[PDB]
Context: bound to proteins that are not shown
């Protein structure tokens, strides 16, 4: 140079069809029953 | 410990932003259309 693909919190990540982003876990923290 | 449960994106926090930027389309954009910018794969002394 020519052709494709991806891009979401601390972390993995979720989310037919455009129609409350971050579900659901992981850490770290707190809380309950030694 | 173990179980069971809660917190858990930012901010100038009665409110208000947030899917890497900038537009665009739509009543409505993580998501679909154009440009970027990052990365990753592919083919190349490719006529």
């Nucleotide at each position: 140079g020519c052709c494709c693909g991806c891009a979401u919190g601390g972390u993995g990540a979720a989310a037919u069809c455009g129609g409350u982003a971050a579900a659901c876990a992981c850490a770290u923290c707190g809380c309950a029953c030694u | 410990a173990a179980u069971g449960c809660g917190c858990c994106g930012c901010c100038u926090c009665u409110g208000g932003c947030u899917u890497g930027c900038c537009g665009g389309u739509u009543c409505a954009a993580g998501u679909c259309c154009g440009g970027c910018u990052g990365c990753g794969g592919g083919c190349a002394c490719c006529a």